[PDB]
Molecule: tRNA
C1' cells in the first nucleotide's frame, strides 16, 4: 500500500448504537475504620478540584460543526492496535 475497530477519569476497563436521570457502572491499586497481642480474612466508607448544614466548580485526545443541552450525534486534524493468503 487494501481493508477492520478505535481513542474515558491514577491504572484497567464500561457507557457511547435508543443525546440530557455521568463525576460518569466494575475491578485494581492508594486511604479510615470495626479491628481490639499479632500475621491474614469477611464487611462498611472516602480517593478529579473545593466547602464551618446536605453545595458548588471543571470533567471522557485537539478544534469547529448541530441542538435548550453531548464524553455522547456529524466533520477535519493528530494518535493507537488488527488481520493479507495456504497458515491453524
Nucleotide at each position: 500500500g487494501c481493508g477492520g475497530g478505535g481513542g474515558u477519569u491514577g491504572c484497567c476497563g464500561a457507557g457511547c448504537c435508543u443525546g440530557g436521570u455521568c463525576a460518569a457502572a466494575g475491578g485494581c491499586g492508594g486511604g479510615g475504620g470495626a479491628c481490639u497481642c499479632a500475621a491474614g480474612a469477611u464487611c462498611c466508607c472516602c480517593u478529579c478540584c473545593c466547602g464551618u448544614a446536605g453545595g458548588g466548580g471543571u470533567u471522557c485526545c485537539g478544534g469547529g460543526g448541530u441542538u435548550c443541552g453531548a464524553a455522547u450525534c456529524c466533520c477535519c486534524g493528530c494518535c493507537c492496535c488488527c488481520g493479507c493468503a495456504c497458515c491453524a